[PDB]
Shown are 17 nucleotides from a PDB entry: RNA. The structure was determined by solution NMR and released in 2003. The depositors describe the entry as "NMR SOLUTION STRUCTURE OF THE ANTICODON OF YEAST TRNA-PHE WITH 3 MODIFICATIONS (OMC32 OMG34 M5C40)". Primary citation: Stuart et al., J.Mol.Biol. (2003), "Naturally-occurring Modification Restricts the Anticodon Domain Conformational Space of tRNA(Phe)". The entry is an ensemble of 10 models.

RNA sequence: CCAGACUGAAGAUCUGG
Numbered sequence: 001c002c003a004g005a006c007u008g009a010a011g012a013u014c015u016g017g
Base pairs, nucleotide, nucleotide: 001017002016003015004014005013
Other pairs, nucleotide, nucleotide, family: 006012cWW007008cHS
C1' cells in the first nucleotide's frame, strides 16, 4: 500500500501479493 482476515486499541496485527 493492493487482495483477504482480525481488533479500538485502529492502519497496527496476521495471511497472500